The RNA with a sequence from Saguaro cactus virus has 90 modelled nucleotides.
It was solved together with BL3-6 Fab heavy chain and BL3-6 Fab light chain.
The PDB entry is titled "Crystal structure of SCV PTE G18U RNA in complex with Fab BL3-6".
It was solved by X-ray diffraction to 3.29 angstrom.
Lineage of the source: Viruses > Riboviria > Procedovirinae > Alphacarmovirus > Alphacarmovirus cacti.
[PDB]
RNA sequence: GGUUGCUCGACUGUGAGUGGACCUACCCACUGUGGAAACACCACAGGAACUUCCAACCUUCGGGUGGCGAGGUAGGGCAGAAGAGUGACC
Numbered sequence: 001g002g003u004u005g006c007u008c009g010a011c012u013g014u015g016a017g018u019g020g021a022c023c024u025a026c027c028c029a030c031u032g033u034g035g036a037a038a039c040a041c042c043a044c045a046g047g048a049a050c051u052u053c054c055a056a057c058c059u060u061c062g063g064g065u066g067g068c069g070a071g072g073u074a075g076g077g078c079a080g081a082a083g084a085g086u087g088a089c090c
Stems, first nucleotide, its partner, number of pairs: 001090008011080004017050001020068001022076006028069001030046006053067002056065003
C1' cells in the first nucleotide's frame, strides 16, 4: 500500500404519503373546558383522519407497552462521519 476492525473525533443529519414520530428545559403559540371569568390571566384536556415510525421500553422473539403543536431556543439522544490515532490481516 491495501483489507478490516478497534478507539477517538471536527463537522453534519434527524429527511412527511412512493414516507418524518429520539429526549429534556425554557419560550412561543393553537383548540376546548372550567376557575364568580365574552377579553386578559390561571388550570386542565387536547392538536383532524388514515397512515408511517420505534430514535424508546418489555419480550417466551410470537408480540406487547408507550408516544405528534411539522413553532422557536438550548442542551442532550441516535445516526453518519472529514479527520486522526490504533491494532489485526494480506